[PDB]
RNA sequence: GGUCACGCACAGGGCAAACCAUUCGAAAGAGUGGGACGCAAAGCCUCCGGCCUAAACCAUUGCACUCCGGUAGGUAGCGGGGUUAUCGAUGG
Numbered sequence: 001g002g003u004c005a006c007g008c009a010c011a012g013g014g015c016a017a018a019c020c021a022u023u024c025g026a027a028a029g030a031g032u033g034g035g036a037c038g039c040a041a042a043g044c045c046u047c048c049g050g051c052c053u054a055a056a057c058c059a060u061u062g063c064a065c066u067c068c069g070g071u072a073g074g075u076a077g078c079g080g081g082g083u084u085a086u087c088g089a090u091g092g
Base pairs, nucleotide, nucleotide: 004092006088007087014039015038019034020033021032022031023030024029037077043083044082045081047080048079049078050075051074052073053072057070058069
């Protein structure tokens, strides 16, 4: 050096919550611009567990006070897992 890890750094730095403006959306919310709560994967992926919306379509005539159809959309900044990436404390 490469790799699997790891984050107390160091270097370059990177991202952008809430809120506002605007656009799309039935909505949740997402895009874009301003803006920073925070983030070592807060880069990216909905395979798994959650949570949110639920108009249209299919189904349901159902007795709840824990929440719960399908389907579809969203959240990757709720977690798991997958894959990719900077530096390298001495760091294992």
The PDB entry is titled "The C92U mutant c-di-GMP-I riboswitch bound to GpA". The RNA has 92 modelled nucleotides. Smith et al. published it in Biochemistry in 2012: "Structural and biochemical characterization of linear dinucleotide analogues bound to the c-di-GMP-I aptamer". Protein in the same entry: U1 small nuclear ribonucleoprotein A. Rfam match: c-di-GMP-I riboswitch aptamer. From the family's description: GEMM was predicted in a large-scale screen for bacterial structured RNA regulatory elements. On this family, see Weinberg et al., Nucleic Acids Res 2007: "Identification of 22 candidate structured RNAs in bacteria using the CMfinder comparative genomics pipeline". Rfam links the family to the GO term cyclic-di-GMP binding.